[PDB]
Notes: Released in 2021, the model rests on electron microscopy data to a resolution of 3.33 angstroms. This is an experimental structure of RNA (18S, nucleotides 1 to 658) from Trypanosoma cruzi, with 658 nucleotides shown. The entry also models zinc and magnesium ions.
Context: one part of a larger RNA, bound to proteins that are not shown
RNA sequence: GAUCUGGUUGAUUCUGCCAGUAGUCAUAUGCUUGUUUCAAGGACUUAGCCAUGCAUGCCUCAGAAUCACUGCAUUGCAGGAAUCUGCGCAUGGCUCAUUACAUCAGACGUAAUCUGCCGCAAAAAUCUUGCGGUCUCCGCAACAUUGGAUAACUUGGCGAAACGCCAAGCUAAUACAUGAACCAACCGGAUGUUCUCUGUUCCGGCGGCAGGGCAACCUGCUGCCAUGGGACGUCCAGCGAAUGAAUGAAAGUAAAACCAAUGCCUUCACCGGCAGUAACACUCAGAAGUGUUGAUUCAAUUCAUUCCGUGCGAAAGCCGGGUUUUUUUAUCCGGCGUCUUUUGACGAACAACUGCCCUAUCAGCCAGCGAUGGCCGUGUAGUGGACUGCCAUGGCGUUGACGGGAGCGGGGGAUUAGGGUUCGAUUCCGGAGAGGGAGCCUGAGAAAUAGCUACCACUUCUACGGAGGGCAGCAGGCGCGCAAAUUGCCCAAUGUCAAAAAAAAAAGAUGAGGCAGCGAAAAGAAAUAGAGCCGACAGUGCUUUUGCAUUGUCGUUUUCAAUGGGGGAUAUUUAAACCCAUCCAAAAUCGAGUAACAAUUGGAGGACAAGUCUGGUGCCAGCACCCGCGGUAAUUCCAGCUCCAAAAGCGUAUAUUA
Numbered sequence: 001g002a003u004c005u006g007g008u009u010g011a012u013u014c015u016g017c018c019a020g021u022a023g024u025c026a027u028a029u030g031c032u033u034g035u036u037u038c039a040a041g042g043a044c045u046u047a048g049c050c051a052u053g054c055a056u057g058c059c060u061c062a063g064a065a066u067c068a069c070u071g072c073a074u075u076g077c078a079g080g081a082a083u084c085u086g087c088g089c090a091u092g093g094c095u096c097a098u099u100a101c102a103u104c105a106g107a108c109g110u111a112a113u114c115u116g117c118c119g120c121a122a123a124a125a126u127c128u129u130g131c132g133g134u135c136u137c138c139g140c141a142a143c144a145u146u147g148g149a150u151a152a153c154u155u156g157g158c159g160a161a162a163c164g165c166c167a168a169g170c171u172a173a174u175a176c177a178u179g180a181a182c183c184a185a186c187c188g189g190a191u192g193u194u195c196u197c198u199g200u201u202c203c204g205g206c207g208g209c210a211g212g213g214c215a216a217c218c219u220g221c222u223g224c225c226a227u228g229g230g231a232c233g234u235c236c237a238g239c240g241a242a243u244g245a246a247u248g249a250a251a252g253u254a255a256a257a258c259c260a261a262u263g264c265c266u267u268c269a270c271c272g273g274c275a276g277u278a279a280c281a282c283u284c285a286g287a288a289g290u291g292u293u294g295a296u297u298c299a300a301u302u303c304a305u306u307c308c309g310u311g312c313g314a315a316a317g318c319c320g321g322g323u324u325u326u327u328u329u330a331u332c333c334g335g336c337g338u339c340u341u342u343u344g345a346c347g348a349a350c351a352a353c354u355g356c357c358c359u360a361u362c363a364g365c366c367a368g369c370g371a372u373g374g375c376c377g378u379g380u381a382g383u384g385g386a387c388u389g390c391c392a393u394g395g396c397g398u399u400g401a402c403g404g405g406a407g408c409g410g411g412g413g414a415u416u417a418g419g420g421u422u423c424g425a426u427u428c429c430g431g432a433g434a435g436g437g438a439g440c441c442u443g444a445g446a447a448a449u450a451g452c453u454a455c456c457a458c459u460u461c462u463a464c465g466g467a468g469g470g471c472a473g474c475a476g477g478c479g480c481g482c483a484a485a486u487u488g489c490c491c492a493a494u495g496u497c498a499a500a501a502a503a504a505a506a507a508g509a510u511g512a513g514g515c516a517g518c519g520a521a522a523a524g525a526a527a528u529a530g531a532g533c534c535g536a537c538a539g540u541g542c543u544u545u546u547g548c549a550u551u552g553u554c555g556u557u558u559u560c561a562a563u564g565g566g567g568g569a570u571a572u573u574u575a576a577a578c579c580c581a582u583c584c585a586a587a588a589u590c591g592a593g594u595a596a597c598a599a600u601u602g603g604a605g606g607a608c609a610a611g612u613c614u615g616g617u618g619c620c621a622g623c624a625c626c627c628g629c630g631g632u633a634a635u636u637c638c639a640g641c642u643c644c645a646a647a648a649g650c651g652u653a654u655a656u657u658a
Base pairs, nucleotide, nucleotide: 004020005019006018007017021658022657023656024655026654027653028652029651030650031649035525036524037523041518042480048478049477050476052475053474054473057087058086063084064083069079070078071077072076085499094433095432096431104355105354106353109350110349113348114347118344119343121341122340128142129141130140131139132138133137146177147176153169154168156166157165158164188236189235190234191233192232194231195230196229197228204225205224206223207222208221209220210219211218212217238312239311240307241306242305243304244303245302246301247300263274264273265272291298317336318335319334320333321332322331357405358404359403364396365395371393372392373391374390375389377387378386408430409429410428412423413422414421415420435456436455438453439452440451458469459468460467461466486516488515489514490513494512495510496509497508530560531559532558535554536553537552538551540549541548542547564597566590567584568583569582600646603643604642605627606626611641613640614639615638616637622629623628
Other pairs, nucleotide, nucleotide, family: 008015tWH032520tWH032648tWS034527tWS038522cWW039521tHS040519tHS045480cWS045484tHH047095cHS051476tHS051487tWW054511tHS059063cWH062335tSS063173cSS064172cSS065080tWS067080tHS079505tWS083151cSS084173tWS090443tHS090445cHH093434cWW097432tWS098431cWS099102cSS100406tWH103356cWW108351cWW112350tWS113381cSS115346cWW127181cWS128144tHS144179cWS148175cWW149173tWH150172tWH151171tWH152170tWH155167cWH159162tHS161466tWS178316tWH187237cWW248299tHS264275tWS266271tHS267269tHS274275cHS279285tWS284287tWS286289cWH292296tWH313338tWS315337tHS323329tWW324325cSS349381tWS349382tWS360401tWH362401tHS362402cWW363397tWS363400tHS364401tSS366394cWW370373cWH370391tWH371394tWS374385cWH376388cWW379384tWH411424tHS433472tSS437454cWH441448tWH442446tWH448451tHS457470cWW462465tWS471474cHS471475cWH474511cSS475487cSS481484tHS485517cWS489575tWS490492cHS491510tHS491512tWH492514tWS493513tWS515576tWS520648tWS528599cWH529561cWW534555tWW539549cWW539550cWS563592tWH565591tHS571581cWW573578tHS573579tHS574576tHS586588cHS592593cSS599647tWS602646cSS603610tSS607625cWH608609cHS609644cSS617620cWS617634tWH619631cWW620630tHS621630tHS621634tWW628636tWS
C1' cells in the first nucleotide's frame, strides 16, 4: 500500500480456468501455555420433551384491631399476626415459528377516536335531621347522635387426595346501601278569567242575551278588547347525555317623502321639525354588540322536549399542631383522602406519500361464498364492503399482476483507493408468540396462558369415586447435533411496583439487575534473563609484520547487581469474599543460577523465507491444496543434526469478503 505468482509446448506469444495468498465478535476440531486487563457463550438441527426449587407483591403521623397474642402500666399506652379494603401484576424478562400495498424506516394525519395513576383548574341542583302532638298531617327548632350485612375467630364437620368444599353462631369500614332545609347569588321562559295604572280606543273581533231561533242569519239590548306597564301569585331553570329549531360579524350604488309607529328638540298643549344621539322600560345610565383554526354540522350560547340505573356526597372519612383552665372548645390553623366535570402528555387504536431479495419451465388475476363503486341503514371508542338489504360493472397487470422459493424489519457489522459485494437470530427501537387451534371474563388498558372454558396431541397422582400439568423466565436435565456454563452469592449499585423517606425493639418484595464459578470465541498490555572478568576466534588501524593498540563475536558451569512467578500482611478491596493496586519494617516480617522456576506449532525441490548433510526404505510404505517425489547417488517419503517463519500461541475443515 488504485500491486501478484505456479500449472496446456520441443521452445514462443495469447485466451481461459484450476491452485497459491490476506482478513472475518465466524463456527467447529487437534496440538500447546507462565502473568494481568476486557468480553460473547443451546441462535443454527428439534418453536422438540421436561423431575425439583425459586421467578410479584405493597403500611405510613395519616382506611378497618377485644388474636382467647406480646411488653410496660395494673380498666390504659405502644407493638401487633392473617383477614376485609385500596393499588399493581396488560410493565420487565425470554424466544424468531408464521410474515412482501405483510411488517418496517423516513416524512405526515386523526375536524374519525379512547385514555387509570400524574399536572393544572372548576363545583351556588336536590326538603334532610331532632323535638312535641296527631288526622295519614302539622306546629316548634338546627353543627345530620344514618341503615343493613360479611370476613378473620369460635362450633359441628365432609373428603383417599385436591391452590377441594359445606351448616350454624359473632363483629367492623374511606367496603356496601342511604341522605342533607334556611344559610346561598346572577340571568331567562311559560302563565292566572289575580287587581290596578288604564282604553285617550273605533270601523273589527270576542262574545254575552231575547224575538223569528232551522242557532243559517237578521233585528234589538248589552260588556270587554283593538300600541300598552306596575304590583301580586303559580309552574319550570345546575353539570353531563339524546333529538329538533336558532346563533357561531360584515367588508360591490346616492339624496328625499309616504303612512304605521317611535326617539329627541320644543310647547300651556300627545302643536310640527331632525340639531343631538352605543344598546336598552326602572332598580346594573358598559354586569360580553366581538371563540379558536388554512378549513368545521366544532367550542360555547339560547329555546322546546326528555334522562330511572346504565352518571354526579361536603367520603355521614383519616391524621396532626397551637389552644384552655377543667385532659376533655362548634376555638383556630394545617396535612391527607375521594365522587362528578373540563383539557394537557404518559399511552393505545386506526389510515398510508416514498423505498426494499430470487423466480416467467408462474400470464392472466378478481363476483355462486364482496370482487370495484353508489344509496338508506347496522355495528364499533370512532372512520370504512367492517357487515345486512337494494342498484350498477367495475378494479389490477409485461413500468411483472396472481402463484411459488428464501426471510422477522431497522439502527448497524465485515471487507474496501473509488464504484461495490456480503451479513444482520442476538444488548437499542418496532412487530409477533408462549404445546397446536378457538372462545371468553375482569379491567382505563389484554383475545392475558406462573387468568378462565372446550377440543386435539402428550403426560402425572389415585383408597379408581376423582383431582391435575404446560421452562421459547433463572438454574438443572432428556433428546438432538460438527457445537454452547453453576440444580452458586446478594438487593449494596441501577430501576420498577406500593398504603411506602431514613430512624424509633423496629431491615418490603424482585433469577429485572449486580457480584463470583466455568469460559485460548474475540480484543489490549507483557516476562522466559541483564551487566562484567579470563579463555578463543574474526576484523581493524599503526605496522618492522616482531607485535602493539583496538572492535565485534563465540565460548570455559566464572563474577556482580536487579526482579517477577510464588509465599505472607499493620492491611486495603467488596454487600460479604476474590482479583487488581501497596509492602517485605516505620523499633520490629520471606524467597531464582543448569535462573530444571528448562515454549511451542507448522516447514526447508518450485509457488514462498530456509540443507547439493548423515542413516532407513526401493513405484513398496507414504508424501503432495497445485506442478510433482518413490524402481538402491530420494534436495520432497520415514528419522537424526543444522537452518528458516510466527510466537503464548500455531495448524486443519467449512462458509464469506478482498
The reconstruction used 33,775 particles.
It comes from the structure "43S preinitiation complex from Trypanosoma cruzi with the kDDX60 helicase".
It holds a match to the Rfam family "Eukaryotic small subunit ribosomal RNA".
Taxonomically the source falls in Schizotrypanum (Eukaryota, Discoba, Kinetoplastea, Trypanosoma).
The entry is indexed under preinitiation, factors, kinetoplastid, helicase, TRANSLATION.